[PDB]
Context: one part of a larger RNA, bound to proteins that are not shown
RNA sequence: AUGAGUAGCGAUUAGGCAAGUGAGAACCUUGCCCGCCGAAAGACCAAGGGUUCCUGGGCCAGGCCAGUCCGCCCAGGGUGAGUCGGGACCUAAGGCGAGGCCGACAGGCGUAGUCGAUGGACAACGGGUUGAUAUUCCCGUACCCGUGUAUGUGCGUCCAUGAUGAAUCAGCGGUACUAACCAUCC
RNA sequence: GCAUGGGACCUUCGUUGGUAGUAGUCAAGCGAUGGGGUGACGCAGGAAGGUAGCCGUACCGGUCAGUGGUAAUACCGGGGUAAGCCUGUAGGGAGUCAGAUAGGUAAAUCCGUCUGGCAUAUAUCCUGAGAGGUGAUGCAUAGCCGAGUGAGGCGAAUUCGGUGAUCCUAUGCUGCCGAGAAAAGCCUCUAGCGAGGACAUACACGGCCCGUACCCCAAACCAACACAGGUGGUCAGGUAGAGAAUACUAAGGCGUACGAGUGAACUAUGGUUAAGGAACUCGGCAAAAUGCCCCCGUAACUUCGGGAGAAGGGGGACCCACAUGGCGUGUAAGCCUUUACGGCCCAAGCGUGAGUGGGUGGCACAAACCAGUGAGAAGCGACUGUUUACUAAAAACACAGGUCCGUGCGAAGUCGCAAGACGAUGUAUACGGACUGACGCCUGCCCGGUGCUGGAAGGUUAAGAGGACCCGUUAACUCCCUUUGGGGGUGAAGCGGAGAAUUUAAGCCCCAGUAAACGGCGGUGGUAACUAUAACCAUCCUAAGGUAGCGAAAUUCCUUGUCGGGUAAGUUCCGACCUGCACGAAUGGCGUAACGACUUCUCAACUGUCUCAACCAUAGACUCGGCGAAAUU
Numbered sequence: 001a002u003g004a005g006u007a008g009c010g011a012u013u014a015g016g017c018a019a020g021u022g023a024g025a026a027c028c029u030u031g032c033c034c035g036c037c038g039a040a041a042g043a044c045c046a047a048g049g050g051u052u053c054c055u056g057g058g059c060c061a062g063g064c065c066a067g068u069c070c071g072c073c074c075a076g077g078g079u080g081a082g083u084c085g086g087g088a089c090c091u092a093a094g095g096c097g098a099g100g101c102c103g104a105c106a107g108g109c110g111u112a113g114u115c116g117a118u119g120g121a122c123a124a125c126g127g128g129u130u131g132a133u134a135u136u137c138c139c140g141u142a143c144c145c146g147u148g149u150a151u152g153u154g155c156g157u158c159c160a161u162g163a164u165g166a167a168u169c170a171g172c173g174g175u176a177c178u179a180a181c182c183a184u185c186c
Numbered sequence: 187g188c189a190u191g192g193g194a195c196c197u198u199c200g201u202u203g204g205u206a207g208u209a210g211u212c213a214a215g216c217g218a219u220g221g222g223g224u225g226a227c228g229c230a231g232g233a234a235g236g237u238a239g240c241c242g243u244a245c246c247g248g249u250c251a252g253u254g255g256u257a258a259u260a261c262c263g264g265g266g267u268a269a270g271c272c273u274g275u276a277g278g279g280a281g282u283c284a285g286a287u288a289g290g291u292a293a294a295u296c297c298g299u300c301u302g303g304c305a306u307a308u309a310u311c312c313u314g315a316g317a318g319g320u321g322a323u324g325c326a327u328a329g330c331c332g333a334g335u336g337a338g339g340c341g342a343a344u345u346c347g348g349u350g351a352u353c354c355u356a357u358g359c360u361g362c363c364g365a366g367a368a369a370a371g372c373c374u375c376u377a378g379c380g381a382g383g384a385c386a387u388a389c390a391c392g393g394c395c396c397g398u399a400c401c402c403c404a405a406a407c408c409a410a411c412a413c414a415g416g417u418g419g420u421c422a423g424g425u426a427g428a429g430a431a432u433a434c435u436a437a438g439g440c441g442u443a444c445g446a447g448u449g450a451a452c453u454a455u456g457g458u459u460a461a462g463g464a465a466c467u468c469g470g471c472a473a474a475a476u477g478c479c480c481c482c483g484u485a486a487c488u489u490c491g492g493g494a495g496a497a498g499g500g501g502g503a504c505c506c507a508c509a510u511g512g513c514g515u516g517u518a519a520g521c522c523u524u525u526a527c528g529g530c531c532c533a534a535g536c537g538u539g540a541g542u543g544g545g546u547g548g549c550a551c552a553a554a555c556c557a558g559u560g561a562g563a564a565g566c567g568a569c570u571g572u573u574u575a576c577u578a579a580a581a582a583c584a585c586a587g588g589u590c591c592g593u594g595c596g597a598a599g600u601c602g603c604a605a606g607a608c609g610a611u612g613u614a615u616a617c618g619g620a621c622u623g624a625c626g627c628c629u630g631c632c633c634g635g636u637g638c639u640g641g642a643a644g645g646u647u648a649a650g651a652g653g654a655c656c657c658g659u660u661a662a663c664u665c666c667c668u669u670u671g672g673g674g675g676u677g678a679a680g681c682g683g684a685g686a687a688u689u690u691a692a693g694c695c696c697c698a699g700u701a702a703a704c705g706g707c708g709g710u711g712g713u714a715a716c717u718a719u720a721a722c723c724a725u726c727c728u729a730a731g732g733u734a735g736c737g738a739a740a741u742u743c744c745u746u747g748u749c750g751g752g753u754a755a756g757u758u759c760c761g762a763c764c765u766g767c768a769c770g771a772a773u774g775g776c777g778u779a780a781c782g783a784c785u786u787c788u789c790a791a792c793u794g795u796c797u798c799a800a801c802c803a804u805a806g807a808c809u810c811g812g813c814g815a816a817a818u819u
Stems, first nucleotide, its partner, number of pairs: 001819001008813002015033006034441004042421004048401002052399001053077006062070002082143002084397004089120002092118001094115003100109003124141005144393010155382001161213004167205008178194001181192004186187001215379002220375005228362004234355003239349004245264005266325002270320003277313004281304007289297002316527001329340003363366001407416002423435004444811004452806008461797002465795001470792001478502005487492001489624001503546006512538004520530003523526001547551001559790007566782002571583002587622007599608003625777004630707003635704002637700005644695003650689002656683004662676006708726005735769001736766001747763005
Other pairs, nucleotide, nucleotide, family: 002818cWW003817tHS004816tHH005006cHS005814tWS006815tWH007814tHS010411tWW013035cSS014034tWS021025tWH022024tHS022068cWS025068tWS026444tWS027065tWH027066tWS036041tWS038436tHS038437tHS040042cHS040437tWH046402tHS047402tHS047404tWW051078tWS051079tWW054131cSS059070tWH061072cWS065443tHS077132tWS081398tWH082123tSS090369cSS091117tWH091368cSS093116tHS097112tHS098111tWH099110tHS102604cSS103106tHS108605tSS117119tHS119367tWS124135tWS125268cSS129134tWH141269tWS154383cWS156381tWS164207tWS165207tHS165208tWH166209tWS167206tWS174197tWH176195tHS177195tWH179193tWW185188cWW205206tWS214380tHS217377tHS218376tWH225370tHS226369tHH232358tWW233356tWW235315tSS237351tWH238350tHS243345cWW244265tHS246342cSS250258tWH253254cHS266344cWH268322tHH269321tHS274275cHS274314tWS275315tWH276314tHS276355tWS293376cSS294375cSS327342tHS328341tHS332337cWW333336cWS352430tWH363365tHS364366tSS400406tWS401406tSS403418tHH404417tWH409413tWS427429tHS427431tHS451807tHS459794tWH460798cWW463793tHS463795cHS464470tHS464472cWW464793tWH467469tHS474792cSS476558tHS477557cWH483497tHS484496tHS485494tHH486493tHS488491tWS489778cHS492779tSS509540tWW511539tWW516534tHS517533tWH518532tHS519531tWW548550tHS569585tHS573580tWH574579tWH586623tHS588702tWS593597cSS594613tSS595612tWW595613tWS595614tHH597610tHH598609tHS602604tHS602605tHS622772cSS624778tHS628771tWS629772cWH632729cSS633703tWH634705tHS647692tHS649690tHS652687tHS653685tWS653686tHS654685tHS655684cWW660677tWS660678tHS661677tHS668671cWW706730tSS714719tWH720721cHS720722tHS727731tWW728730tHS732733cHS732770tWS733771tWH734770tHS737764tWS738745cWH742744tWS752756tWS752758cWW753755tHS756758tWS771774cSS794798cWS
C1' cells in the first nucleotide's frame, strides 16, 4: 500500500444562555440558571512519585476533536521547628558476628557484642499572615533540658559536739580425747 | 578382753567484775555498669458519671422576595474563644509500726520470709473524667460604611434547657480459658567517692542533624495509555430510619476532555401487558413472587439445645378526647446535714412511648427507597471451615472422636558431610508416623503369599588367620657327544608364582507370633404329602471359604427387571422383591436430629419461560463536521 476516510474517540451525573478575550471558541474567563456526589465523587496523611507547586510567557509535538487552555514547553521563585515524624535514647522477630567449634578447600553455625519499629520513654496551644511554608514565621500565653554571674537561706568537714559497739586480765558450769566407777551382747 | 550407755579432769566453750562507750565506725552531699521494685501487657461484657456534637431558647441585627393573606404576630442571620495555671468532684485502689533473718554470685536500713501491739474508722493516702475560676481590658464574629487589581475602618447580643456518642474516667470493674513481649526510663539499697555541698530569687545566654513544596481511593502511586482494575490510617452535619443501610440535602467539590442530529432493521439495559399460568426447557435458567413492626398461633422428628421467623392469621394513615394525664430531665420555692464541687423532693420549662373511645379521606395507610418464598421426600458428607490466582467449590481436603506402631531422653522423627538445630525449655495422661472420621448399634473367618517382631538347633556364605602339595630359577653332581663347548638327567639353601585341608559374622534357608498389617473370604451331584424348591446328604479343593447388616444401589450388563404409589400419559422419583454380571464390616457396615450457593423427584403461590407476541425510553447502529486504526492480502 489493501481493509478505509471504515471501527472507535474509554461507563452507568447533563448541560443552557448572556457578556469577554482572540486571527481563530461546543470545550478558555466572568455572571445567572439547571443537574450530580455528600461514610464521598468532601477534608488530612503514610508508602510511592520528584518539582507535577506559584508567577510570567508559549501554542511545533502530547491532549483520542479544536484550544486563546493544560498535570504539556521555557524562564524565574518557593519547603524556615528545643516541643510535629525520625537520628543523637531502648529493645522484638531477624541480620551480621571479635574469639570460637565444625568442615579436603570454597565454606556452615554461633558466644560476647552490634544493628533492627510495626512497639516502650520524652517538652505547645489559639489567632494572623504570603502568589506560593507554616503547632516551623508573627502576636498572646506556655512547657522541657544545659550554661555563667550576682544575692539570700542554708548543712559540713580540721577544731568541737553527739550515737555508739568490740577486745584484755581475772571470777563460775559442760564438750569430753583418756585413767577409773556403775549397767551390759559375746 | 572385744563393743556400748552415764558420769570426772587438761584444753576448749558459755557467764560476770574491772580495764577499753579510750583506741574504733557513723553524723554535709553525690551515689553504681551491682541487688530489688515498677516498667509489664489477653479476650469478652454490660452498668454508671461525663464531654464533643446536634436541636430549641432569653437577647441582638435585619427582609418585604411586584401572587389571595401577611408590619411584626411572619421570615432570615448571630446566640463564639485553646494549651497552660489554680481547685480536687463522680469513679477506682491501698492497713500501720516494731523486732529477727542473708535467701537476693560481695554489703544493705531496700526486697523477700517469720513473729508480735493498735483500728475497720466514707479516718488517711494515691489516682482521677468532668463542673467552676484564670488565660481573656485580648482574639474572633453576624452586620454597617466607603472602596475597587484588591486593600481599609467600625463592630451588637452571646442567658437558659432538651437530646446525646463507636470519645473520656478506663492500663478501671466483672466473667472466661486458650493463660496473654523485651530493654531503656523512674524509685529505692548499699559498695564506693567525698571538702565542700543543697535549695530559693534576679539577670544574661546555648538548644545540634534529616523531612517539611505538591498529588496521595488518584489523568501525579502499582497497571505499556490522562486505562470502568488495586491501594493502609484519620474526621463523620440535617430529616425519615435500628443503622456507618437507603432516599433527599448542608459545608465542600464536580458536569472528567469528541459533538450535533434522527420515532429504520438488529443488539444491549430498563418498563408495562388482555385470557391462560411451566403447556417452555436437559433443568422453573432468567424473571415474577414473599419481604417491616406489634399481637395470636405453630406439626412429624429430636442428640431435648433444636426443628422455628415452621406453617396459617389480625392491626398499621390523619384529627380530636381521656390528657394541665403517665414517664425522663429538672430550675425557683421547700426540708435537712458530717456547711460542701453537700443530700432529698419538686411547680414551671423541655423531651417523650403505649392504649382506649369517637370522627375524617382515598383504589391503596410496612403508601416512595429499603425489605425471608414456603412445604413433602431420597443420595453424600455429621457440623463451622479449606481447595485447582485464570472454564471444576464438590460427595474431594480438614476437623473434634477411634485404633495400631515407634520413642526411657542432646528420645524416636526431620534439615545438615559435620558441628549444631527443631521436636522442647517438653519427659509415656508426652512426642512422631499410619489408616478411620460427630453420635448410636456393631466391627465375623483366614497367618498359606508379602511385610513387621522374636529365636538359633541345623544348611550355605566375604574379607581376615592358615600355608600340605605343585611350578620358575640354580650352587653342586652324573652320564655321554664332535671335541677351540653342547646336551640329557638329578638337584640343597634363597628369592618368586599359583595356592588345597582347617577356622570365622550378619544375611538367606529354618522355628513361631502378628490382619483397626499389605492382602484373601470355593465348585459338583442327589434328596420332602402332585408340581415346585431343598430343612438334609455325598464328594473334590483350600490358609479359610462372606457372619451381622444392606441389595436393580454414586455399585445391576441383560434392563425401560417385576409388583405397589404417584400423573390423563412417568426410560427419571419413592417403597419392596432378590436371579449381588461385579455389596459387606476402621481403604469401616447399617442408620441418624441439626446443617449444605452439593445432586435427584413432587406440590402451593407466582409470573412474557411459553401459547404468541405488542408498545415506550435510553446507549450503539444510521446522517453530518474533526481525528483516525486492525487482523487478512
Molecule: 23S Ribosomal RNA, nucleotides 1377 to 2241
Organism: Mycolicibacterium smegmatis MC2 155